[PDB]
RNA sequence: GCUGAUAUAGCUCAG
RNA sequence: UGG
RNA sequence: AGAGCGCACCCUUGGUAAGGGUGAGGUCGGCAGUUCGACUCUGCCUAUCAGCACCA
Numbered sequence: 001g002c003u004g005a006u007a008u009a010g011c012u013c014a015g
Numbered sequence: 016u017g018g
Numbered sequence: 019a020g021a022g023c024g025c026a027c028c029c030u031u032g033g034u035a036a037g038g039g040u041g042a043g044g045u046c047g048g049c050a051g052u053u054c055g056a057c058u059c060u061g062c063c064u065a066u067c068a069g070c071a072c073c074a
Stems, first nucleotide, its partner, number of pairs: 002069001011022001025041005048062001050060002
C1' cells in the first nucleotide's frame, strides 16, 4: 500500500 | 423483525 | 429508531443531594452507489486494531 471485522440523541451505548 |  | 447520563421542569423537602417522573433533543449509522420500502449489499477517505512488508 491495501486484505476480513464498529461508529448512532451533546456523553457513554442497543437493535 | 428492507417494518 | 432505544435506555443510562445530561439538560430544562415537575413530585419530595424547611431548602437541597439522591430517587421516581416529563419534554426538549438525534443527518438513523457516514457521504457517494445499489436492492416495490434499508443499514441488507458495494466500495471508499475520514475511519479503526487485531494485520502481514528488509535479507542472508
Solved structure of RNA (tRNAThr) from Escherichia coli K-12, 74 nucleotides shown. The entry has 47 different proteins, among them 30S ribosomal protein S5, 30S ribosomal protein S13 and 30S ribosomal protein S8. Released in 2018, the model rests on X-ray diffraction data to a resolution of 2.96 angstroms. It holds a match to the Rfam family "tRNA". The entry is indexed under translation, ribosome, decoding. Crystallisation conditions: Tris-OAc, KSCN, PEG-20000, PEG-550mme. The depositors describe the entry as "Structure of T. thermophilus 70S ribosome complex with mRNA, tRNAfMet and cognate tRNAThr in the A-site".